This is an experimental structure of RNA (Tethered rRNA, nucleotides 3512 to 4438) from Escherichia coli, with 927 nucleotides shown. Rfam match: Bacterial large subunit ribosomal RNA. The family is grouped with related families in Rfam's "LSU clan". Gene Ontology terms of the family: ribosome and structural constituent of ribosome. Kim et al. published it in Nat.Chem.Biol. in 2022: "Three-dimensional structure-guided evolution of a ribosome with tethered subunits". Among the 47 different proteins in the entry, which are not shown, are 50S ribosomal protein L23, 50S ribosomal protein L17 and 50S ribosomal protein L16. It comes from the structure "Structure of a ribosome with tethered subunits". Method: electron microscopy, resolution 4.18 angstroms. The entry became public in 2022. The reconstruction used 34,852 particles.
Context: one part of a larger RNA, bound to proteins that are not shown
RNA sequence: GAACUCGCUGUGAAGAUGCAGUGUACCCGCGGCAAGACGGAAAGACCCCGUGAACCUUUACUAUAGCUUGACACUGAACAUUGAGCCUUGAUGUGUAGGAUAGGUGGGAGGCUUUGAAGUGUGGACGCCAGUCUGCAUGGAGCCGACCUUGAAAUACCACCCUUUAAUGUUUGAUGUUCUAACGUUGACCCGUAAUCCGGGUUGCGGACAGUGUCUGGUGGGUAGUUUGACUGGGGCGGUCUCCUCCUAAAGAGUAACGGAGGAGCACGAAGGUUGGCUAAUCCUGGUCGGACAUCAGGAGGUUAGUGCAAUGGCAUAAGCCAGCUUGACUGCGAGCGUGACGGCGCGAGCAGGUGCGAAAGCAGGUCAUAGUGAUCCGGUGGUUCUGAAUGGAAGGGCCAUCGCUCAACGGAUAAAAGGUACUCCGGGGAUAACAGGCUGAUACCGCCCAAGAGUUCAUAUCGACGGCGGUGUUUGGCACCUCGAUGUCGGCUCAUCACAUCCUGGGGCUGAAGUAGGUCCCAAGGGUAUGGCUGUUCGCCAUUUAAAGUGGUACGCGAGCUGGGUUUAGAACGUCGUGAGACAGUUCGGUCCCUAUCUGCCGUGGGCGCUGGAGAACUGAGGGGGGCUGCUCCUAGUACGAGAGGACCGGAGUGGACGCAUCACUGGUGUUCGGGUUGUCAUGCCAAUGGCACUGCCCGGUAGCUAAAUGCGGAAGAGAUAAGUGCUGAAAGCAUCUAAGCACGAAACUUGCCCCGAGAUGAGUUCUCCCUGACCCUUUAAGGGUCCUGAAGGAACGUUGAAGACGACGACGUUGAUAGGCCGGGUGUGUAAGGACGACCUUCGGGAGGGCGCUUACCACUUUGUGAUUCAUGACUGGGGUGAAGUCGUAACAAGGUAACCGUAGGGGAACCUGCGGUUGGAUCA
Numbered sequence: 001g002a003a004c005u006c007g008c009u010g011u012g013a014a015g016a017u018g019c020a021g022u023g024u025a026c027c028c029g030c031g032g033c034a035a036g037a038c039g040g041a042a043a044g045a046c047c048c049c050g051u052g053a054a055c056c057u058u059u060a061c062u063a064u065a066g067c068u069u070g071a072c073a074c075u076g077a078a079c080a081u082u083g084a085g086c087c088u089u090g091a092u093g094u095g096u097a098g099g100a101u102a103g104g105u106g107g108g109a110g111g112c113u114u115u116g117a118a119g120u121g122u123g124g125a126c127g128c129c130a131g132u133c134u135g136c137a138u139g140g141a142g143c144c145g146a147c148c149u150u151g152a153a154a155u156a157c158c159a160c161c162c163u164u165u166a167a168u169g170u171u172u173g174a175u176g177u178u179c180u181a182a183c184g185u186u187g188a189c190c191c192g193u194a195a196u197c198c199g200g201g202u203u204g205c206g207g208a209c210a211g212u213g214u215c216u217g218g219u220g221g222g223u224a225g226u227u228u229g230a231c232u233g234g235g236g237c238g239g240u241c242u243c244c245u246c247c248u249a250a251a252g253a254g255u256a257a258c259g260g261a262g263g264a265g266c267a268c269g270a271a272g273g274u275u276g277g278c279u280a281a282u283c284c285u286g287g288u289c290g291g292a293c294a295u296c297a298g299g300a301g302g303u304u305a306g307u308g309c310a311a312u313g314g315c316a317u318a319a320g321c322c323a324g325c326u327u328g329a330c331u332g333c334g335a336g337c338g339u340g341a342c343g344g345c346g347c348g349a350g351c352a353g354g355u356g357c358g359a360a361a362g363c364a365g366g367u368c369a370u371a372g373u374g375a376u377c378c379g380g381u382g383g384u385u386c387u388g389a390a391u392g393g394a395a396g397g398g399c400c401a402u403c404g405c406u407c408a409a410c411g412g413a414u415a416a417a418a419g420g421u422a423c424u425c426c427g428g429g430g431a432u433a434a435c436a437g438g439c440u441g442a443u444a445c446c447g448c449c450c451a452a453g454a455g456u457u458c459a460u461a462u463c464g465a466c467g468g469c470g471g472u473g474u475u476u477g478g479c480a481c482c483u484c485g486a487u488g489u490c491g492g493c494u495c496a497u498c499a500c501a502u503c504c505u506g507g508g509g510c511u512g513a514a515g516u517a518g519g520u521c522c523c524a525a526g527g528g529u530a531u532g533g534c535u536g537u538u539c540g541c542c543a544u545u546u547a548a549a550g551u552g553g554u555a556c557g558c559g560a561g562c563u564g565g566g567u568u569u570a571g572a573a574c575g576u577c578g579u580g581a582g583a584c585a586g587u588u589c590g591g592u593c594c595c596u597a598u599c600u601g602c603c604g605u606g607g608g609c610g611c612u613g614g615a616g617a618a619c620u621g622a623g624g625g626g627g628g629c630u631g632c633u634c635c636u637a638g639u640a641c642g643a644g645a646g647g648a649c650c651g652g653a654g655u656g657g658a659c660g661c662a663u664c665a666c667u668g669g670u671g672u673u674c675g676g677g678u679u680g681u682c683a684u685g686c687c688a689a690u691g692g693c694a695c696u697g698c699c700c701g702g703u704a705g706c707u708a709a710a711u712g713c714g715g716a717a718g719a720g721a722u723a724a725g726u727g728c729u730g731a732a733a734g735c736a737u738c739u740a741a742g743c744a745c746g747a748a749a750c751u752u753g754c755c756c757c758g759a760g761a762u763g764a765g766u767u768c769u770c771c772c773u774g775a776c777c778c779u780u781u782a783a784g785g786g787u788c789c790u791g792a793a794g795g796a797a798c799g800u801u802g803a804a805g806a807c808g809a810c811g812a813c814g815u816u817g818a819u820a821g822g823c824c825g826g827g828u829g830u831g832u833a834a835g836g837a838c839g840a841c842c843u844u845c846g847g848g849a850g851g852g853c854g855c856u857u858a859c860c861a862c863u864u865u866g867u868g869a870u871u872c873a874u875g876a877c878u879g880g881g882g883u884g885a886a887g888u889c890g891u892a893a894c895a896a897g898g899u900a901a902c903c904g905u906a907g908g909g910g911a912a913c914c915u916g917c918g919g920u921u922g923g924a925u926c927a
Stems, first nucleotide, its partner, number of pairs: 003017001006023005026608008035600003039595002047429004052425002054421004060226005066219003070215005076179002079176006086169001089167001091164001093162001104160004110144001119138005125132002183206003187203006229241003238258001242264006265410001266308001267367002272326005278320001283299004306315001309372001311370003330353004336347004342411001355364003378404007386397002436483001439478001442476001444472006453463002489566002491563003495557001498552001500550001503528003506523006530544005571589001573587002575584003609760001613771007623757004629657007641646001659714004667708004674701005679694006718752003725745004774788005779782001798814005900921009
Other pairs, nucleotide, nucleotide, family: 002018cWW005599cSS011016tWH030806cWS034597tHS044434cWW046433cWW051413tWH058060cWH065220tHS069216cWW075210tHH076181tWS076208tWH078177cWW081175cWW084172cWW085170cWW088167cWW088168cWW089166cWW090165cWS092163cWW094128tHS102150cWS108156tWS109145tWS110156tSS111143cWW112142cWW117140tHS117142tSS119139tHS120138cWW124133cWW127130tHS128130cWS145146cHS172173cWH180182cHS180207tWS180208tWH181182cHS181183tHS181208tWH182207tHS183207cWS192193cHS193195cWS193197cWH220222cHS227418cWH242410cSS244310tWS245311tSS248259cWW250255tWW263371tWS264371tHS264372tSS265406tHS269329tSS270329tHH271367cSS273326tWS277321cWW278321cWW279303tWS279318tWH280302tHS280304cWH281301tHS282300tWS290295tWS291292cHS301304tWS303305cHS303316tWS305318tWW307313tWH307368cHS309310cHS309311cHS314319tSS315318cSS315319tHS318319tHS328354cWH330354cWW331365cWH332365cWH334349tHS335348tHS358361tWH371372cWH374407tHS375407tWH385386cWS388394tHS388395tHS433484tWH437481cWW438479cWW440477cWW441443tHS441473tWS443473cWW443475cWW443476cWS444471cWW450466cWW451459tWH452464tHS454459cHS455461tHS458512tWW459463tWS459464tWS488489cHS489567cWW496554cWW497553cWW498553cWW499550cWW500525tHS502524tWS507724tSS513517tHS514641cSS514645cWW515640cWS515646tSS523723cSS526628tSS536566cSS545549tWH546548tHS546549tWH547630tWS563564cSS570591tHS608760tWW610760cWS619766cWW620759tWH621758tSS622758tHS627754cWW629656cWW630631cWH636651cWW639648tWH640647tHS642644tHS642645tHS658715cWW659715cWW663665cHS664707tHS666710cWS669705tWW671704tHS674829tSS675830tSS701829tSS703828cSS707708cWH708710tHS717753tWS721749cWW722747tWH723746tHS724746tHS729739tWH729741tWS730740tHS731737tWH732733cHS732736tWH733735tHS733736tWS739741cWH747748tSS759761cSS759765tHS771792cSS790791cWH800813cWW805808tWS891892cHS895898cWH896924cHS896925tWS
């Protein structure tokens, strides 16, 4: 999916309608109930994974808006200043030889001087104390040449140009003083314009300003794109991640674990090494100091020394320890293996040349070995056209070396990287968690085995050292085989059910069990098994009762029967924790729950068919089911015991309470059809009556039945068998015994005694009735089919009906029918209807002597209620005072008490005290 769709043990991808063995059950409906059918409604919302996603944070990364710095143009136009540079001219420069501030080469005999020579006075620069130059007045007709010296001679003129500087003017660069025109005007006037725009004109003010462009500073979670390891006995937290010695490792190699034991991330110019030493630990016996030990002596020991290793082992010839030489601790090769998948790695000889040498030979192309190192690109560093874009170069490029990655997550996603999500989302998973099943049973519990010992005695009256062996599967545990395209969590409520490792009752034994009340062991599972307060609670605790408040399984029973207070959603809070985002397994307030029942099953209730003729009565009793309380108190018996107390055994009397059956027949209740009183009104030709309406309008009652708080009833008597266990005889085993053969008892536990059901007991059981015994044929001729008479018992149907009821079904009854009602006698329960009349009631009558109880007004005592005032006494704790004792700290006051004090006030302070503002001398000292 499809189905003719039972229970029980067991087995199984580990909880069976459908498997094996096994019991049970005639066909089919109708009314109910909700244990099961991993029942139905949603690709689980918990968990983990995905080189998935989205959002938010920040001192994660990289950016960038925004912002902000400057520099240059705009743009910009005049004044004072800094300099520098440069047109420039002016100036600035001692080899000693000297007229002295000699720059050089070349043109040179003389240059300047009324666009005015030399002395004199004197300002700014250079400066060699002497002097060169830049500025002015007087003066006013000479200063200077080869000169003597010198390497060069004139600054006698000039030319080329070196040190030097500032100006000339530009220049920026800046500082201070002017300009706007540009500019802007979110100043005042006019025009177009019958217009707060707008513009254009007229005017104001400011001003390189500002502001805009290009180029660069700093901030920049304001906004943007992204990143954040794997292993993982669930995840997290921890730990680890590169290469290297022994074991596990199973006599070739290799061979896992969050198994067991040790390290390097180099070092060694040296722990490499060619030719001259050798073969260790260490000890015993001797020895200044001397130890036990320094180093000095015999013996072994021979490496149990010597290695950087992690040491390993191995090493001996040696892998490790005194010297010649020291890096061969080299360039071109290489026969040939082991190893790897590969990369590669590694090995290693044989060689060419030499090597370093050493007589050589022989060594040696670094060290027992295993830790000693990071691939590629890139680019860097020397040698190499070996390469040159038309002809020369160069540059750049190739071929020999070298630099540059704790690249540590070690075969290396990039040059460059952190967090939260309970506001979340998508795809996947039992390949892996939460509760539930399973496996074992650590653990657990109970049980028991030993005998210290105890126990006053006595290892099992009742306990037990240390050690020992079991059982069950319920506590805390492990494992991950099934369920993640849904197996709803804690606890309460109603209803249950069995086991028995026995709570009371029952029995029974024993007991360090007198009665009593215990302790312990065997039997025994019929019945029974509290009410409240406190907190979500289970748990728990507590108050008080009883015979007594047994322990455990059942998906830690039970939500297609109920609830939700707790525990896992969105809100908001406190403590704490982080810069935040938020977290807390810390705590408090609030907050949505669906199912009209196909099948199995179970409770009741029918139709159909058979039972070998039909019909109406009475039946058996196979077999099944409900009941098995007792408490208490009184008499026999304060008797037994027990001294005594107190307390009986077995037996006679009374009461429970719970519980199940029965009935109105008390007592109630109830009762919208049985009555009376009422609020208003609808309104009903108006006084009389309606009905309605108002929850029956509200209220006072209530038949018959139906009912319990009311009233009867019962637990049983009886027999059997036993059981525990004990009792009889019994030898075996001369005894003996509860045992092995022949004899008595034993509980509410099982067969009867009790109720009820009950022949679809398909084994169809049993007895009583009575209905009744038609004409034809025909063949695939017999338990045979069909044609003419007959419909008996009875039944049935439709009708009047009930303490029978959902329907059905049943009962009574069918005119005759007492079936139901209807008509005459009853009287439940309500509780004084409505209407007539009557008269009086109200006016001449209704009335009068007198007395006493009863009844009623007034008061008030006593007594109850609600709300005030006071005293006294009393109360966890809390404030000061005082007495003493002189515990500890200090010296404030009193002398001027060593800072005068004291009186008023605020703040300050362990304390006495200080300070802060008002005041006085009741202050010392004032020649």